[PDB]
């Protein structure tokens, strides 16, 4: 480079 | 679109 | 060990949800403009 999917407390997460 | 941080865990002080 | 209490940060003035602009009284949430991490395809 395309395609998929995420960036949220000290941590997995929660709307 | 309308209170960011439920629930836990780790921390931090009051408990037998 | 266990319960029960308190815990975003900041002594504070105030900051905060990737970076910037920006639209809204009100943005994690919507626009625009980039960023960066996983996962799998990458002469098809």
């Nucleotide at each position: 480079g395309c395609c998929g999917g995420g960036g949220u407390g000290g941590c997995g997460g929660a709307a | 679109g309308g209170u960011a941080g439920a629930c836990g865990c780790g921390c931090a002080u009051g408990a037998c | 060990a266990u319960c029960a209490u308190g815990u975003g940060c900041g002594c504070a003035a105030g900051c905060g949800u990737g970076c910037g602009g920006g639209u809204u009284c009100a943005a994690g949430u919507c626009c625009c403009g980039c960023c960066c991490c996983c996962g799998g395809c990458a002469c098809c």